[PDB]
RNA sequence: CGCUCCUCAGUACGAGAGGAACCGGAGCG
Numbered sequence: 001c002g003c004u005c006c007u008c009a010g011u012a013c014g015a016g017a018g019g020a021a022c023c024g025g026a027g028c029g
Base pairs, nucleotide, nucleotide: 001029002028003027004026005025006024013018
């Protein structure tokens, strides 16, 4: 760096009715 889970946070940000990420934690490659 890629993927799963926690967390971040039902926050930020939305209003076609929803909804992230960075940091961090557990693991696999």
An RNA structure, in which 29 nucleotides are resolved. It was solved by X-ray diffraction to 2.7 A. The 2001 paper behind the entry is "Crystal structures of restrictocin-inhibitor complexes with implications for RNA recognition and base flipping". Crystallisation conditions: PEG5000, K.MES, KCl, pH 6.5, VAPOR DIFFUSION, HANGING DROP, temperature 292K.